Released in 2019, the model rests on electron microscopy data to a resolution of 3.1 angstroms.
Shown are 76 nucleotides from a PDB entry: RNA (tRNA) from Saccharomyces cerevisiae (strain ATCC 204508 / S288c).
Taxonomically the source falls in Saccharomyces cerevisiae (Eukaryota, Opisthokonta, Fungi, Saccharomycetaceae).
The reconstruction used 229,084 particles.
It holds a match to the Rfam family "tRNA". Rfam 15.1 lists 5,335,975 matches to the family in 14,413 species. A reference for the family is Hou (1993), "The tertiary structure of tRNA and the development of the genetic code", Trends Biochem Sci. It is annotated as a transfer RNA.
Among the 75 different proteins in the entry, which are not shown, are 60S ribosomal protein L17-A, 60S ribosomal protein L38 and 60S ribosomal protein L37-A.
The entry is indexed under stalling dicodon codon pair, TRANSLATION.
The work is reported in "Molecular mechanism of translational stalling by inhibitory codon combinations and poly(A) tracts" (Tesina et al., Embo J., 2020).
The depositors describe the entry as "Structure of yeast 80S ribosome stalled on poly(A) tract".
RNA sequence: UCCUUGUUAGCUCAGUUGGUAGAGCGUUCGGCUUUUAACCGAAAUGUCAGGGGUUCGAGCCCCCUAUGAGGAGCCA
Numbered sequence: 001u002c003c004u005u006g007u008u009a010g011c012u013c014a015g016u017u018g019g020u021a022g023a024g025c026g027u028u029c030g031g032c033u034u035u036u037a038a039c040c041g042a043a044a045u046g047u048c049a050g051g052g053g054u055u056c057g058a059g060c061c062c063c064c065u066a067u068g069a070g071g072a073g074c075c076a
Base pairs, nucleotide, nucleotide: 001072002071003070004069005068006067007066010025011024012023013022018056027043028042029041030040031039049065050064051063052062053061
């Protein structure tokens, strides 16, 4: 360099163009307990990597940038 693939809550991750998008953990709040855990109730959180375009409408569709990973790099 080439080919293929990825980018989403603090971390790991899910999705059929039609909701300022969803889980678990985490965080925060109240309770139980003498106290912390565990346990029981509750909450709030994302400029969906960035940039264009198709659409009435893009996490999704297509295209470049960055990054990530997998593979290729051979016969003398």